[PDB]
Context: one part of a larger RNA, bound to proteins that are not shown
RNA sequence: ACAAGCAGUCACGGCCCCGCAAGGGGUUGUGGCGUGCCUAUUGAAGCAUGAGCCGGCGACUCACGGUCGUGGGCGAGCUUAAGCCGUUGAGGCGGAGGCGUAGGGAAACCGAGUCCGAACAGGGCGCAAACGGCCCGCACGCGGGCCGAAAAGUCCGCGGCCGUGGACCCGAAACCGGGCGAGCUAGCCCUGGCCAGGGUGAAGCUGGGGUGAGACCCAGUGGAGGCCCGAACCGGUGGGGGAUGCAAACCCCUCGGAUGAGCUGGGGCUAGGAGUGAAAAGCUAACCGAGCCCGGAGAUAGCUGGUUCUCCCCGAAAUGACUUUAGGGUCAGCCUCAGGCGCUGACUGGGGCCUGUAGAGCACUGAUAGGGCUAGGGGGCCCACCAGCCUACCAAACCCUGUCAAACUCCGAAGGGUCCCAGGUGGAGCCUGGGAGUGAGGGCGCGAGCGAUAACGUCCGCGUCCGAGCGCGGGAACAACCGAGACCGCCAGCUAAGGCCCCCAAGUCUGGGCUAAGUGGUAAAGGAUGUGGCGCCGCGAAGACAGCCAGGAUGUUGGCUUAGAAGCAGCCAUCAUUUAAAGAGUGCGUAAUAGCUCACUGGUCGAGUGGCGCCGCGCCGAAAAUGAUCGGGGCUUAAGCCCAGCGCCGAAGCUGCGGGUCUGGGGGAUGACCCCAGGCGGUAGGGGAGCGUUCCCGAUGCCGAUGAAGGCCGACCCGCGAGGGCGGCUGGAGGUAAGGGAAGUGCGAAUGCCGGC
Numbered sequence: 001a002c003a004a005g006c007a008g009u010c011a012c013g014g015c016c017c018c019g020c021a022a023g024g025g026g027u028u029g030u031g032g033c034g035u036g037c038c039u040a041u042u043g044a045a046g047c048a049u050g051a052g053c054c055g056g057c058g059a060c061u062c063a064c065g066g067u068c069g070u071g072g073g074c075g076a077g078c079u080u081a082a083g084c085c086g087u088u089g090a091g092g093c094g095g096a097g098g099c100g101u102a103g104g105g106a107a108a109c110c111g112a113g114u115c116c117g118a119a120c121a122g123g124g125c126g127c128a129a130a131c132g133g134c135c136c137g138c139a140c141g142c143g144g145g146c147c148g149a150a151a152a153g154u155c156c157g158c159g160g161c162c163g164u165g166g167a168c169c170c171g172a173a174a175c176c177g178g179g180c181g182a183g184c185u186a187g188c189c190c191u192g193g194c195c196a197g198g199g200u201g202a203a204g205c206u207g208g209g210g211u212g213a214g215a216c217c218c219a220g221u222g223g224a225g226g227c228c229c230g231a232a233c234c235g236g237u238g239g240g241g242g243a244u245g246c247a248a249a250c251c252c253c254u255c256g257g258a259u260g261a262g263c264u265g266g267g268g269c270u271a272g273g274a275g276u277g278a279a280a281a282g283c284u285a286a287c288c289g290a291g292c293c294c295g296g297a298g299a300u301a302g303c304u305g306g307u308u309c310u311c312c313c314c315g316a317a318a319u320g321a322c323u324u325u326a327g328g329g330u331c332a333g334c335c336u337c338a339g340g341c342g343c344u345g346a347c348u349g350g351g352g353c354c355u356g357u358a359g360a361g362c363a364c365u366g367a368u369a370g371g372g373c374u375a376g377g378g379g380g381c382c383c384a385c386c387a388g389c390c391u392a393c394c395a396a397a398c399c400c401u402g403u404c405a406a407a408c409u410c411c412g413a414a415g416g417g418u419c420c421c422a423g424g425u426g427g428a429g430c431c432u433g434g435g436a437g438u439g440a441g442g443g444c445g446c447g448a449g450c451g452a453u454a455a456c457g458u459c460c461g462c463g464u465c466c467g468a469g470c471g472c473g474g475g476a477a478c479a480a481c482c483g484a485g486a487c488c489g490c491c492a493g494c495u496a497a498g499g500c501c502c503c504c505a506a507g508u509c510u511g512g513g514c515u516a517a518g519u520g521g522u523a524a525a526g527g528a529u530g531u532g533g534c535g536c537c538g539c540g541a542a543g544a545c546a547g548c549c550a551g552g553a554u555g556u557u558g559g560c561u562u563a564g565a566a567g568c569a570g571c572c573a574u575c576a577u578u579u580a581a582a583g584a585g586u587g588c589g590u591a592a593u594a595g596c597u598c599a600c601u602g603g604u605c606g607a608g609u610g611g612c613g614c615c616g617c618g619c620c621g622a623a624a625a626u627g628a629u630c631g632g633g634g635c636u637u638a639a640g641c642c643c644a645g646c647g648c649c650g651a652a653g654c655u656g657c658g659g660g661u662c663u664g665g666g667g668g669a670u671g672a673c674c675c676c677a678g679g680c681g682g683u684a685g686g687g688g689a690g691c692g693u694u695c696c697c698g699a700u701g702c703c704g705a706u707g708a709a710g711g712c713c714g715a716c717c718c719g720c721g722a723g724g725g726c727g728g729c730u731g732g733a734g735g736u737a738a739g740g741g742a743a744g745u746g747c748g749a750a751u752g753c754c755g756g757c
C1' cells in the first nucleotide's frame, strides 16, 4: 500500500516527546497555494547552458604615473631625491631637483597683457585676493595698517576612476627559437636468409624432310618466363561478427600475389618548410595541409564561461551621429553621487505667433465616366482644279453632368510647437564635477511604409507595459489584455478587474423582453413561409386568398405548315366579332383526330389575404488526422443573449492596529531619541552603511587544564541581516578585549582544480 509529484508552504487534526500550566519539539493525515538553481535572453519550469553529491583550491591586485574627491601639515609657498649620520622595529640631516608664484605669441618677442591688424575697429586667449575686525585718515564702509578665522598652492595618507604593465580568472586555432626523434613508418645503402608440391613447355641443340644454297617444316631433346595452380611467406577483396572489443584495426568465412618491380633478419644513412613518397598532401613513434619537447609565454582571444558576506537609498538602455563599423567602440542621450543655485520643473490656465496632416475640394499638375459643341486624324467617299459634305470611330480647347491622387491644393479642423504671464516644493529643475551601465529589445494600441487591406512578419512615428513588476487579483492554464505599483506583521474592514448553480468566495436576487440552436460554447460570400417585433404598398363583405360546384370560342386547320400538329416533332398575317364570359390555346395526350388541362368568368362560404422593407435573435453554408469536452460537472420563462435595479464576493490597491528604516519638520538632547508627516518593486549600474576571516600594534598584558582553538547540539538571549552571545557534549593547548592598522578575506555553478564517496 485508491493516489499524482520543483516535494515545499499555510491551516486544522492525530500520534510521540519536553515542561507543573499555557506552551514548545518531532512526525504527517486531510484541505488550500505552488512552474527547481545558475546562465544567456525580447522572452525559460522550460524540451536552451552548466552542475552526481560533499570537502578543500578557485577570479578586480600591485608598482609607477595621472585625475578627481577626502583627512590632515604648512601656506606665496610647499616639498625633498639619491645619499650621509644614527638606531632594542629611533630617528635625523640632505634644497640637487620638482610643483606653484603670468600670460599671450610658430617664433623673434612683449608682458597684466599679448596675439591677428595700418589701427589708439573689433575680436581670441589672459590679468582683478575672501572675512571677522581693531589701531584711524570727515564722521558708522572708505584705506593704509597690526591681530586671526579662511585660503592660492603644495606635501603626505585614504578612497574612486584612468594610463602602462599579463592588469578580474580560466581557454584557443596558431606563430617563432633551440633541441629530441627513422627501435614505428617511407626510401636508399652494406651484409645474410627464405620461397612445399604440381603444371605450361620459349630459344637452343640433335635427328629427319626441304632447297642450288636457303628460308622453313616435323620429332626428340631442352627447361625459358614481372607464365599457370597452390602451402609457407607477403597481402587485405567481399560478407558476417566485434564496437565500455580478445584487439586504440581484432576474429571467422572468402579472396590477391606466391622466381619477382618478391618477401625477410642484421648493420647503416636521410627530419620539420625538412626528409621520404610506383603520388594518398601518404608517411616521418597509436590523430601530420607541416612531428615532438622545452622555451618566447601569463602569445593574442572586440568571443564563450565564471566572478564568493549583509543591509539601506536611488535606479537605467536596448536610441542619434561616426566607425574595415554592424553581437566592438567614441561623443551624445538616459542612471547615480558630491558641491553649488535656488522656484526656474513636468503637467495645467490665459494670450500671442508658427504649421498644411485628418477631413474636403478640383482653382493648379495629372487621372477620369455620360452628354453637348466642335480644330486636327482613321475619311464613307467627290475631286484628285481649288473643292468636298455626312461621320456619336479618335480628340485639343469649351459647356453641362459625375469622380480619383503619397510625390495635386482654391481650402483646411482637432492637435502640435514655441515665447510671455500665472498656478505648480517635486527623489522637480538648472550649473559644475566623480562613477557608471546601455548602444540585440519585445508585445499591445493608434498613425503610416514595405508585404498579400499574410505572418507571434518587417520598418519608422506617438503612447504604453514586459524588460527590471516571470511579485499580487482577473483572464481555465499564459512576459507584456483587464485590475493594481508588494517596507514588515494581523485568524480585522472597504474595494478593483472579474465574479456570485456545484467544483469555487458571494444571488438558484428582482423586474421587462428574446432565443429552442446546447445557439450560447466557429468561421464568410451567399441563401432560407425559423421566430419575434416596427413599418409600407396591393387586393377584399360591388364579399376577396384556399378549396369546391359550373363555362372550356369565332372567319379558322392561320399567311405559315403537312402520312400528321387542325395550340402540345414545328417558324408565326396573332387579328375583327356572339360574349356580363375562354388565349387561333400553359401542360399531359397521339394509329394526326377522340379524351384532356389551364388561364379566364359565374356561383358556393365568409374574414382577412398576397407582396415589400427594416430590426432582434437564431438556421444552412460547416470536411482532418492519439480521446473527448463550454476549464469541467452541468445549464433551456436559464446557470444563455439584451435592458434596468438592489445586495454581496473578490488583490500584496485603500482602511484599521502595531513595528522598521530613510527623509523632511518640530521639542535644544545639534540632533543619535522623542513626537508628527511622508518616501521605501526593481536587472545593468551609482551611493551608503555594517558583518566576518588572516596578520600587526594594544601584549613582559589579559583569558586558559576549575580546559585554548576546533568539532557536535540547542526549542535560549542580542542583532533587520551578515553575525554575536550563552548552555550542554566533544576536544586537549592554545586564545586573544575596547580602539586602531594591513590584506593571498567570504564560492554553488567556470564540460573549473584536487580529493573522497
Stems, first nucleotide, its partner, number of pairs: 008033011037050001039048001052757006062165013077099003083093003103110002113125004131148002168306002171303001175296006186270009195260001197229003200225001204221006233257003238253004272288001274284003309690006319332005333438002335435007343426001347423009359411001360409002365405003369401004374395001376394002441466007449458002472483003487659004492655003498649003501633003507646001509645006520635001526620002530617007538609002547604001550601002660680007691746001693743005701736003710730005716725003